An RNA structure from Guillardia theta, together with DNA, in which 140 nucleotides are resolved.
The source organism's lineage runs through Eukaryota, Cryptophyceae, Pyrenomonadales, Geminigeraceae and Guillardia.
The sample was in a buffer at pH 7.5.
It comes from the structure "Guillardia theta Fanzor (GtFz) State 3".
Ions in the entry include zinc.
It was solved by electron microscopy to 3 angstroms.
Xu et al. published it in Cell in 2024: "Structural insights into the diversity and DNA cleavage mechanism of Fanzor".
[PDB]
Context: bound to proteins that are not shown
RNA sequence: AUCCGGUAACGAAACUACCGGAGACGGGUUAGGAGGUGACGACCUCUAAAACCUAGAACUUAGAGUGCAAA
RNA sequence: UACGA
RNA sequence: GUGUA
RNA sequence: AAAGCACUCUAAGGAGUGGCCUU
DNA sequence: AAGGCCACTCTTAAAAAGCTTG
DNA sequence: CAAGCTTTTTAAGA
Numbered sequence: 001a002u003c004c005g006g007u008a009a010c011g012a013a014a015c016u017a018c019c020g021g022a023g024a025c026g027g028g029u030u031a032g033g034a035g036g037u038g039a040c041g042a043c044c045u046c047u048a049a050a051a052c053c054u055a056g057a058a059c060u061u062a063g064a065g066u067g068c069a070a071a
Numbered sequence: 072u073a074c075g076a
Numbered sequence: 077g078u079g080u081a
Numbered sequence: 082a083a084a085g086c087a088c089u090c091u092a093a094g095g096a097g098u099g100g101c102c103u104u
Numbered sequence: 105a106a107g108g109c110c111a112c113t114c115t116t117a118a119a120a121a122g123c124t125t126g
Numbered sequence: 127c128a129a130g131c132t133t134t135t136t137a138a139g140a
Stems, first nucleotide, its partner, number of pairs: 002022007025056001026054003033046003059094003063090006073080002096113009114139002117136010
C1' cells in the first nucleotide's frame, strides 16, 4: 500500500468496520521452510527472499506427470 | 529409545 | 549404577 | 519430508509499430 | 500514466561525395 | 592532376 471473497444494513459503497487468502518487474544480499539421534535447541548444510545496488529474461491460460538435499 | 559383568 | 544408537 | 525451483505434455488462444483523443 | 481508434506492413537504379594510386 | 572503386542517400514507382 492494492485485489478477491465473506459477515451486518430488506444483493452495500477508496475514510463503516470486522473476518480469510493473494501477491512486490529481471539479476546481486538479507529472513523463512527442511535435515547429524527423519528428539528440542546450540552450531553447521539445501532452498529462498524485501530494504539497498543494478544498461536487464520472458508469449499467455488451466491442469497431468518427473526430480528434490548430502554427511 | 535399549543391551550387559 | 554407567556408555552410546 | 514441507515452502518453493526446473523439464515434458496434452487443449485454448496466439500482429504489432507509431501518432492522436480522452481521464 | 492507461484504454480506444486510424494507418501501415517497400523494392530498386543511380547520383554524388569521399578515398586510393603515381 | 586523372581515373577507378566504395558507400550513403535520393527518388520513382498505380